[PDB]
C1' cells in the first nucleotide's frame, strides 16, 4: 500500500494547559458535548499566472473521508 472488519467531539469542540517535537502529534482536565442548516474557515488535490517550494487566483477531495484490527 491493498483488502476486509470493526468504530465514528465539525474537514476547523476548546478555555486550554502543558508534552514530545520543532510542529503535528500527544496527555490532561473543564464546559459545552441534544439536533440540523450554515456562514466563514482550514488542511490535502490539481491547474494558471514570466510559478519544482512560498505566493496569488480557479476548482476538486475533505464518510469517497478518518480510525482500529484482522489479512498478504
Nucleotide at each position: 500500500g491493498g483488502c476486509a472488519c470493526u468504530a465514528u467531539g465539525g474537514g476547523c469542540g476548546c478555555a486550554g494547559c502543558g508534552u514530545c517535537a520543532a510542529u503535528g502529534a500527544c496527555g490532561c482536565u473543564g464546559c459545552c458535548g441534544g439536533u440540523a442548516c450554515a456562514g466563514g474557515c482550514c488542511a490535502g488535490a490539481c491547474a494558471a499566472g514570466a510559478a519544482a517550494c512560498a505566493c496569488u487566483u480557479g476548482u476538486c477531495u475533505g464518510a469517497u473521508a478518518u480510525a482500529g484490527u484482522g489479512c498478504c